[PDB]
């Protein structure tokens, strides 16, 4: 590392995993039958082979066909509106971690004047950064 | 220098449907409070109103040019006076402030159909999306959980009934105590006006959502609105004032066609590169030419020459750079450039206001021009291929007052409107069986290394009852709304639609549109018409009711063609289960296959 157990329980305390099922044939169950499948490991067993669980399985688009809008442009062209909806095809980034543009909270100055000027802690993460 | 999107309200499926509740205006009644008036409640009537989109035709209402004159065929349009409104400065006060600046008042000059039609913008209330809210009060319906209708909040700040959660913690129109705005709201008073006072109705929060949905009708305005940037004064800034932002589009042409002339827009990227040469695709497909250029393309700075300033306003298919914890399309303030050209006023009377110096003659310096050459940098220019609108001219329609503009009819459709069911999971009600004689709190102590444990205070009280659960039944709240690895289960035989006018389902038929460097071709998938099909458990109408007196509808059920679950199969096909018209969509649990840790025999 993987964990199981005394201790009422969690700390604490003990004890393993040990070569153990990963090929390789074989053994149990499913059926009425051919034999088939699904569990196991009598041998082999070699630091070969590949087995346990542990988590994760989202994401920026883009092309085309139908219906719609918003911004600029003389128009074509260029940027969106959850990938614009609905329906199909498709290129990539991912499935580890840590900062935090911005709003809520809790304060403490200021200054006739607090949510609005100044400093702080706790979430925010949406847009994005670092490994 | 600011700063908006690319990014935190809503978006799922099925059924009506522009109809319909509900708002909102108009009329006529009534209450409540007020000096009265606006405004507030409540009952009837009403409707060019929120309340869409596409194709047909067909009615019915129905405007417009600030005034007065020439010229013309016509005059709202073209010339001239005029009168109103707006801009940059000049002079003065009757006035407010310290000053900037505001108000009135007198000339000049700039600029504008000043009119109607729609459309858009600002202000206050409404009642619509989400909260408030699994809240609060009254009234029905239910033995109860809880459901149906009405009603309640100026901002804002204390505050704690009452709801969520295991706590931590949210939320908090139960009251209560503090504050005293906004109204482009109604009325009286003063002032010539800015603007001041008295007395009164009315007011949660969100739309600081760029676009699909709500934010809408309705009054009242027409730049009077928050935030941003530039200047100006200063009782030097967190304040106060000026400027911008801060309205538009039509009122007579408009679609097609053909010359001709000057513009825009796209040809990305990897591998290399005396600057050539190759490659990208579903494609069993073809073009992406030529002349220049490392002996220098294009770009910047300087340099020879000239031309040289003019600001208020107007007018240009007119340019720009830096602030943004990241890059990218766009505003907005500010700054550049080209055309068009004024008065008021002062003045040595030529000039200045109107680029800097100079009362004038005169010095000059910002911008626009062709480049020999000068310094740096190194790789594309022209052309070509494809598209896009603009100006002039011609020519074919339809139109220019019964005109535009609102309203009418009929068929289709739906990202407004209206209504419906939804399961895992969590909470709580009603009946029956069991341990029975214990479940909660203190926003409590005391140990314990910490949960436990153990001590006090009280709510429910037991002999039938409270309090964890039943291989128990009926119900009630909360949940459910955004693509991208394959195939199951549920939710679900539901919600919903449908019956031979025919809901649904399936084409290895036909036509079109349709792929990823640019151009042209051919095109899966998937949509769109056109054509073909199957469509309502089958051989027993065995047997029982209703309809009505049989036909027929509905209960049961011999073989089950057939669908399917469960021992479950790999397949023969065994055993047991139930179903016969079609049928969603959130959610929620396998399985298989991918990405990375621990570690393993």
């Nucleotide at each position: 590392c993987c964990g199981g157990g005394g201790c009422g329980c969690c700390a604490c305390c003990c004890c393993g995993g040990a070569a153990g099922u990963g090929a390789u044939g074989c053994g149990a169950g499913u059926c009425g039958c051919c034999a088939a499948c699904u569990c196991g490991c009598a041998u082999c067993a070699c630091a070969a082979g590949c087995a346990a669980a542990c988590g994760c399985u989202g994401u920026a688009g883009c092309c085309g066909c139908g219906u719609g809008c918003c911004u600029c442009u003389a128009a074509u062209a260029g940027g969106g509106c959850u990938g614009g909806c609905g329906c199909g095809g498709u290129u990539g980034c991912g499935a580890a971690g840590g900062g935090c543009g911005c709003u809520g909270g809790u304060g403490a100055g200021u200054g006739c004047a607090a949510c609005u000027c100044u400093c702080a802690c706790c979430u925010u993460c949406g847009a994005c950064c670092c490994a | 220098g600011a700063a908006g999107u690319u990014g935190g309200g809503c978006g799922a499926c099925c059924g009506u449907g522009a109809a319909a509740c509900g708002g909102c205006g108009c009329u006529g009644g009534g209450c409540a409070g007020g000096a009265a008036a606006u405004g507030g409640c409540c009952c009837a009537g009403u409707g060019a109103c929120c309340u869409g989109g596409u194709c047909a035709a067909u009615g019915g209402u129905g405007a417009a040019a600030g005034u007065c004159g020439g010229u013309g065929a016509a005059a709202g349009a073209c010339c001239g006076a005029c009168c109103g409104g707006u801009g940059g400065g000049g002079c003065g006060u009757a006035u407010c402030g310290a000053a900037a600046g505001a108000g009135c008042g007198c000339a000049a000059c700039a600029c504008c159909u000043g009119c109607c039609g729609c459309a858009c913008a600002g202000g206050a209330u409404g009642g619509c999306u989400u909260c408030u809210g699994a809240g609060g009060u009254a009234c029905c319906g239910g033995u109860g959980a809880c459901g149906g209708u009405a009603c309640a909040g100026a901002a804002c700040g204390c505050g704690g009934a009452g709801g969520g959660g295991a706590a931590a913690c949210c939320u908090g129109g139960a009251a209560g105590c503090g504050a005293g705005g906004g109204c482009a709201c109604c009325u009286c008073g003063g002032g010539a006006a800015a603007c001041c006072g008295g007395g009164g109705g009315u007011c949660g929060a969100u739309g600081c959502a760029u676009a699909g949905c709500u934010c809408a009708a309705a009054c009242c305005u027409g730049u009077a609105a928050c935030g941003g940037c530039a200047c100006c004064a200063g009782u030097g800034g967190a304040g106060g004032g000026u400027g911008c932002u801060g309205u538009g589009c039509g009122g007579a042409g408009c679609a097609a066609c053909g010359u001709g002339g000057a513009g825009c827009c796209a040809c990305a990227g990897g591998c290399a590169u005396g600057a050539a040469g190759c490659c990208g695709u579903g494609g069993u497909u073809c073009g992406u030419a030529g002349u220049c250029g490392a002996u220098g393309a294009g770009a910047c700075a300087a340099g020879c020459g000239g031309u040289g300033a003019g600001u208020a306003a107007g007018g240009g298919a007119a340019g720009g750079g830096c602030u943004g914890c990241g890059a990218a399309c766009a505003u907005c303030g500010c700054c550049u450039c080209c055309c068009c050209g004024a008065a008021a006023u002062c003045c040595a009377a030529g000039g200045a206001a109107a680029g800097c110096c100079g009362a004038a003659a005169g010095g000059c310096u910002a911008g626009c021009c062709g480049c020999u050459u000068u310094g740096u940098u190194g790789a594309g220019a022209c052309a070509g291929u494809g598209g896009c609108g603009c100006c002039a001219c011609g020519u074919u329609g339809c139109g220019c007052a019964u005109u535009a503009g609102c309203c009418g009819u009929g068929a289709c459709c739906u990202a407004a409107a209206c209504g419906g069911g939804g399961a895992a999971c969590c909470u709580c009600u009603u009946g029956g069986c069991c341990g029975u004689a214990c479940c909660g709190a203190c926003u409590c102590g005391g140990g314990u290394g910490g949960c436990a444990c153990c001590g006090g205070u009280c709510g429910g009280g037991c002999u039938c009852g409270a309090u964890g659960g039943c291989u128990c039944a009926a119900g009630a709240g909360g949940g459910g709304g955004a693509g991208a690895u394959g195939u199951g289960a549920u939710g679900a035989u539901u919600a919903g639609g449908g019956u031979u006018u025919g809901a649904c389902c399936c084409g290895u038929g036909a036509u079109g549109c349709g792929a990823u460097a640019c151009g042209a071709c051919c095109g899966a998938a998937g949509c769109a018409u056109c054509c073909g099909g199957g469509g309502a458990g089958c051989u027993g109408u065995c047997u029982g009711a209703c309809g009505a007196a049989g036909a027929g509808u509905c209960g049961g059920c011999a073989g089950c063609a057939g669908u399917g679950g469960g021992u479950u199969u790999g397949g023969c096909g065994a055993c047991c289960c139930g179903c016969u018209c079609c049928g969603a969509a959130a959610g929620u649990c396998g399985c298989a296959a991918g990405c990375g840790u621990u570690u393993g025999c």